[PDB]
Context: one part of a larger RNA, bound to proteins that are not shown
Molecule: 26S rRNA, nucleotides 668 to 1418
Organism: Brassica oleracea var. botrytis
RNA sequence: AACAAUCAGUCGAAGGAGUAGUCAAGCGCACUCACUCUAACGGCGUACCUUUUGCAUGAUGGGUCAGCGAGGAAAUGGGAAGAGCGGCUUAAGCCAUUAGGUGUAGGCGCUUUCCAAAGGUGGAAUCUUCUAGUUCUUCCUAUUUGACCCGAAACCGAUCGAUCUAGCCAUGAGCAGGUUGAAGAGAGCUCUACAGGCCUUGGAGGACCGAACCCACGUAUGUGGCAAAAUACGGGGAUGACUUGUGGCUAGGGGUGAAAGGCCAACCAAGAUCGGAUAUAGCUGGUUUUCCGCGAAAUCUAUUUCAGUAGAGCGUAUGAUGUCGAUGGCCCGAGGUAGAGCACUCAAUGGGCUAGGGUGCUUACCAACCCCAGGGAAACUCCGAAUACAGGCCGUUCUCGUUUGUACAGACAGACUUUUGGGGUGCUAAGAUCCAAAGUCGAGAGGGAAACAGCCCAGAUCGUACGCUAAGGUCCCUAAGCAAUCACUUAGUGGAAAAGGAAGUGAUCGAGCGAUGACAACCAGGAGGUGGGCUUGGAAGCAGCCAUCCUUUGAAGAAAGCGUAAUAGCUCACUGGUCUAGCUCCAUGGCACCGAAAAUGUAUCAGGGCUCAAGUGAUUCACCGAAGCGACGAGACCUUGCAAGCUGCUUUUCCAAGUGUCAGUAGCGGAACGUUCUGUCAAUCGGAGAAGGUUUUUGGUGACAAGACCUGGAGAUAUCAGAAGUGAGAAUGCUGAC
Numbered sequence: 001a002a003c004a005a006u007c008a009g010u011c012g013a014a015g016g017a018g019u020a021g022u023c024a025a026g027c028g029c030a031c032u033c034a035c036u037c038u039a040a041c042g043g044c045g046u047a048c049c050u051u052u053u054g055c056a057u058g059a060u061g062g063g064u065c066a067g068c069g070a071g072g073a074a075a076u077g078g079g080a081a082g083a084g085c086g087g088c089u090u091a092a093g094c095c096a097u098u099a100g101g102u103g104u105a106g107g108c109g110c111u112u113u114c115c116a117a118a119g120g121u122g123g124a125a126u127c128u129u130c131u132a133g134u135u136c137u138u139c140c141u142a143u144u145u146g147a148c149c150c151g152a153a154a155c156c157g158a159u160c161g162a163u164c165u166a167g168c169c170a171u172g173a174g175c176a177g178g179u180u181g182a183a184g185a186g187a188g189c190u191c192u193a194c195a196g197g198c199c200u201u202g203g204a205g206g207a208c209c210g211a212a213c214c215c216a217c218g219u220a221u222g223u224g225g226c227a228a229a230a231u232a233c234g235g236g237g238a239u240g241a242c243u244u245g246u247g248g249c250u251a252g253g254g255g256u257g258a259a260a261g262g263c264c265a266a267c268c269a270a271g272a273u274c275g276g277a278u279a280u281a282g283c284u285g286g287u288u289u290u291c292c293g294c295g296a297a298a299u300c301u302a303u304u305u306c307a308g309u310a311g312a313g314c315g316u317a318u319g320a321u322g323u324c325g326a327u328g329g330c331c332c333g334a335g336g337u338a339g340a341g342c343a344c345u346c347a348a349u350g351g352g353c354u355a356g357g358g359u360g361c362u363u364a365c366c367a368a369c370c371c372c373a374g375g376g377a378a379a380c381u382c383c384g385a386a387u388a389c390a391g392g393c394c395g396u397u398c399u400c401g402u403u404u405g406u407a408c409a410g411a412c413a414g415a416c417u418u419u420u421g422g423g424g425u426g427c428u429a430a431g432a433u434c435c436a437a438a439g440u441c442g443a444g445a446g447g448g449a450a451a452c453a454g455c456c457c458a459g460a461u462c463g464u465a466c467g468c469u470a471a472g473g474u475c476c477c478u479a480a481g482c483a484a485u486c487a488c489u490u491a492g493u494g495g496a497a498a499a500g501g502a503a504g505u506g507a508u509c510g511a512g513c514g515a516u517g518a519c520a521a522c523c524a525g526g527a528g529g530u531g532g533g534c535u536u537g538g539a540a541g542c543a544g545c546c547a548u549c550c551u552u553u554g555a556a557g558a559a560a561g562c563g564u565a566a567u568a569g570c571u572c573a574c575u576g577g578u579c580u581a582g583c584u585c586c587a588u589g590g591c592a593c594c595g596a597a598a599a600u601g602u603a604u605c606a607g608g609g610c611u612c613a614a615g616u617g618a619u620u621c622a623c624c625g626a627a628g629c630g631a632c633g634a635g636a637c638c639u640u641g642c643a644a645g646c647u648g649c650u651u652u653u654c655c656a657a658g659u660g661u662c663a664g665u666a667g668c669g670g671a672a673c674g675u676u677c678u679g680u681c682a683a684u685c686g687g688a689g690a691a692g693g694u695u696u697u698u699g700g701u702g703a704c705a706a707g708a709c710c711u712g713g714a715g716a717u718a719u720c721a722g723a724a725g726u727g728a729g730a731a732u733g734c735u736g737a738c
Stems, first nucleotide, its partner, number of pairs: 009044004015038004020032003048061001050059001063738006073145013087108003093102003114119001123130001148286002151283001155276006166250009175240001177209003180205001184201003189196001213237003217234005252268001254264003289672006299312005314410001315408006324401001325397007333389001339383001340381002345377002349373004356366002358363001360361001414441005422435003446457003461634004466630003472624003475608002481621001483620006494610001500594002504591002507588002510585004521578005527551003532546003557572001560571003635662003638658004643653003673727001675724005683717003692711002695708005
Other pairs, nucleotide, nucleotide, family: 005006cWS013039tWS013040tHS014039tHS019034tWW023024cHS023029cWW024028cWH029030cHS047062cWW048730tWS049060cWW052054tHS053453tWS054453cHS055059tHS069728tWS069731tHS070286tWS070728tWH071287cWS084088tWS089104tWW090105tWH092103tHS096099tWS109132cSS115117tHS124129cWW145147tWH150284cWW152280tWH153279tWH154277tWW161252tWH161265tHS162165tWS162250tWH162255tWS166256tSS175211cWS176210tHS181203tSS181204tHS182203tHS183202tHS187198tWW188197cWW190195tWS191194tHS212238tHS216217cHS222227cWS225227tHS226230cWS251254cSS251264tWS252271tHS253270tHS257260tWS295666tHS296665tWH297411tSS297443tHH298442tHS300412cHS310412tWH321402cWW323400tWW332390cWW334388cWW335387cWW336337cHS336384tWS337385tWH338384tHS341343cWS342344cHS342375tWS342377tWH344380cWS353369cWW354368tHS355367tHS359362cWW381382cHS399401cHS400402tWS410666cSS415454tHS420426tWH425432cWH426429tHS426430tHS441453cSS444459tSS444460tHS445459tHS445627tWS446626cSS447471tSS457470cSS460663cWS469626tWH471625tHS473480tWS477606cWW479624cSS489491cHS489613tWW490611tWS491611tWW492493cHS495609tWW498596tHH499595tHS502592cWW506589cWW509586cWW514581tWS517580tHS517581tHS518580tWH518582tSS525555tSS526573tHS530558cWH535543tWS536538tHS538565tSS540566cHS541559cSS541561cWH541570tWH542562cWH542569tWH547558tWS552556tWW553555tHS554575cSS556573cWS559560cHS563568tHS601603cHS605608tWH609614tWS613615cHS646650cWW647648cSS664665cHS672703tWS673703tSS674726cWS680719cWW681718tHH686714tWS689712tWS689713tSS689714tHS690713tHS690715tSS691712tHS694709cWW729730cHS
């Protein structure tokens, strides 16, 4: 531990269970956060390795455990560190080995620089002159070797195979039963006769049906099977180009093949096995203890080059030089991009003038050239920035991050984001693709963005149940505000989506009309010339064309709607009466509404829920919040001092401060731990119990070390060094066990 879900832990922790000891005072009792095991419940938490731009990835690998398992040796080069000698050093060998000593042949230097060769060859310094290396040891790299390890398909040499199968040779064997009836032959017909037909006999055939036998056409079963080709039921051939027993022959670029690249001993477009052989692999996989310091690249150039490699750029270590390098200020210089513009080129609009063409002196027709207006362009420029870049001088940083010698690399597959507001291509698509300029990831953890490589904030040496902040937050989930003031929205807008529609609700400025009475409402008129002219079947305000005037009026359009075949008729504009207080639309910008349909399930604030804001705009105050920064404690390194030795009078330690540094892949450097073996060691430890094994405790930054109990029953190796078959979790690794 049967009402609660997730790399199974981690940080807290109620409770339960077992168990010790310490001692001042009275022989209890409270102390050791006592100790050990368990863990209800809460917060946080998507393995590892490899390969990658990027993996929880539904990419690779591993069932588990134990043992084993891959930078290694020689010679010869490039270097570094340490040392001997001052010219250095020997090789083979020789004499000895309880062990060294010798050995000058050779090699490098001295040494002489230019030069194909001949030829030729005065280093620096003037104030007692400086004027050369070489040989070992250790380690890192390179060359030749199998060269860090595992892995092909293959190629070549020599043998072994035809007991399977393919063909052939010799010698044997086999084919139930039933059919059919070829040639040939012969009696009664027939032909002059041979010949012909009928009938009888006969028994041919890669003939017919069908067992054994041989084969393998269909379906089903089986598919770690009964079986690495089977079973069941049907199927074909079955006197032949048939089937089969025994033995024999043909062999690998060869055989054999009624030919399928078929078969040649369960895998044949070149058998099998041994050997060359550890073939080769720009490809995949793998590569084992620890801590500390630094720390990339995925660009350019070349390449039968694009999965590789080399030279530049970029990493490391160690020297030697500069007085840097970085960044800013001032001064100063050439620009032709953004934008703009038309002065060129190209593209292109409208007008004025007139050449002129063409029509009937004239020419609503086009009209060059000029003039005016206008003003599009990556490959146009009369113009023209901001930035950026070059240079001189001067600040800041006090760091060498600069340049360069030497040695060792890795890398040359990049990804996303910055308004499509740096651009090209694409569709002004892509989580597209290709360049420029930034940043992040790569190689970077932490907080925010629900979850999150690439966005926002910010760089993890370690410890603390201390503090302040960044981004982002403060109703609950969820740490901190039902925060404060003034406005806005009522769509859950906020919390997806355009053209367009509608006109809700505010703010400001206008416009027009208005007690001379506006708008809305009610009432009454809305006329005459005139049926305007044309058109025309008709067109009368109202099919269509042209005119669109005038009059009387308070006012009335040669009519805005309808309606008539056309008239008729009913309204509107317009006007008077009644009523009475404001009415209607314009501009700028605020916030809302519709437009708005997808497939497992609400599914477009993460969820609750929120307008009685927890929504929007503006102003304000506190707080919460990271591995950022501080505080306290601890390291390592560095710097600056301090004091000691030195020889070096300057290079090494001890100590103290440090608002100095300490993420890290590939990779480079430094310092260590452990295993086996050897010298130290005929020494030391060991029945006072070795090695090995299980528990438990203590120590160090770590690899690891050490004490004690138990087990075990005879070996183990301090220290300082040396020799390496020296460290496993992964190779579809190997063996064994389970």